[PDB]
RNA sequence: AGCGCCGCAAUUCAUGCUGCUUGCAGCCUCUGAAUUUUGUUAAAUGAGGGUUAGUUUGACUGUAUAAAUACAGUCUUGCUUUCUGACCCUGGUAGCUGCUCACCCUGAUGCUGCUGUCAAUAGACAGGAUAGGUGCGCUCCCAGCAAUAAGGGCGCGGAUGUACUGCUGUAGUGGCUACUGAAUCACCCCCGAUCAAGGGGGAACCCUCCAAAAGGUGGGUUGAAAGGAGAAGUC
DNA sequence: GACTTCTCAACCA
Numbered sequence: 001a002g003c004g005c006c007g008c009a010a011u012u013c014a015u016g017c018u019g020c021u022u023g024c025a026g027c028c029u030c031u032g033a034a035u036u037u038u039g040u041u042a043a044a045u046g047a048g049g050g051u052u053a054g055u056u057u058g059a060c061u062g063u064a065u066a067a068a069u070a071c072a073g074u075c076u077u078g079c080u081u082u083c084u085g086a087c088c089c090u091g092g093u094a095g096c097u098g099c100u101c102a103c104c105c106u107g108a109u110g111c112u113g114c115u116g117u118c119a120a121u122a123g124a125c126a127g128g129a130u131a132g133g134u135g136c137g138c139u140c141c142c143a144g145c146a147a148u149a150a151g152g153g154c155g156c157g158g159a160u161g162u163a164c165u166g167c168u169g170u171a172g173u174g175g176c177u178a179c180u181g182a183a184u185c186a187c188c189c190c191c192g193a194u195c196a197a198g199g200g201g202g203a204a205c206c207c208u209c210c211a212a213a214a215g216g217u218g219g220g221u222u223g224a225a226a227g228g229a230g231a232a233g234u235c
Numbered sequence: 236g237a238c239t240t241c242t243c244a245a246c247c248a
Stems, first nucleotide, its partner, number of pairs: 002138004006039001011034004017026004048089004058075007079227005084186002092179009101169001103153003110145004114127005132141002155167004187202005203222005209216002228243008
Other pairs, nucleotide, nucleotide, family: 001140cWS007038cWW008037cWW008041cWS014015cSS014016tHS014028tWH015032tWS016030cWS021023cSS039043tHS041042cSS041043cWW046047cWS050183tWS052186cWH053197tWS054083tWH054223cWH055224cWH056225cWH057226cWH058076cWW065068tWS065069cWW088182cSS090129tWS092180cWW102154tWW106150cWH107108cHS107146tWS107149tWS108146tHS119120tHS119122tWS128131tWS134137tWH134138cWH148172tSS159163tWS161162cSS161163tHS192197tWS208217cWW212213cHS
């Protein structure tokens, strides 16, 4: 530089607002739409892996309202998923088991990329996800590696050789099994359960009341959303 | 992982 997304801003509208005539007029206030450029403007998007039968998204009945909806009382249960928080860890012991490697060029939808001290490429320790770049992300770009995408060149050491091979170590990067290291949470903490099971103690805020100011009382709250499940196949 | 099929009994003993 490119693409996608977020917000911001001046711009034009309606899918929105007013007015009566109920589809016409104007405005941009809320709600939104449209390639319209920007990113110190505060600005919304975005974090690696893991942690709760976690809370709310409920049903019945009665109400005002054409429903849509808002209030009231009874009941309540924990299934499977999507976010949003907060928290915990960037692991250990073993076994096995993959892919790849003589060397040199191009570098791929390849790999790696945080902070602070030691230290030599390599790593140890303490922190730890605002983990390379733009506001954010990328199959884009940057740096290193690239054998683990394709491709090309030419070595040795083997071959009856015509065919194919080894240059492979205290190697690199992965997968699996079993054991145990931390979180087993939804305002916080202790105790106990995980085929059931909750019990207890606390912190902020708001409200009713006693009020005589102060102080005291009981009640409520400290994120929300979704679902049609089984079985068998196609790409 | 995104599509493509099939089922989704009700009375009686």

sgRNA from Scytonema hofmannii, together with DNA: 248 nucleotides with solved positions.
It comes from the structure "Cryo-EM structure of shCas12k-sgRNA-dsDNA ternary complex (type V-K CRISPR-associated transposon)".
Protein in the same entry: Cas12k.
The structure was determined by cryo-electron microscopy at 2.96 angstroms resolution and released in 2024.
The reconstruction used 136,646 particles.
NCBI's taxonomy places the organism under Bacteria, Bacillati, Cyanophyceae, Nostocales, Scytonema.
Primary citation: Tenjo-Castano et al., Mol.Cell (2024), "Conformational landscape of the type V-K CRISPR-associated transposon integration assembly".